[PDB]
């Protein structure tokens, strides 16, 4: 820099309650 995949704690937190945020393994 690029590509791909399963699972679990934030089924919790922050806020102007409108809204927003966090994680792993493999290969080149």
């Nucleotide at each position: 820099g690029g590509a791909c995949g399963u699972u679990a704690a934030a089924a919790g937190g922050c806020u102007u309650c409108g809204g927003c945020c966090u994680a792993c393994g493999u290969c080149c």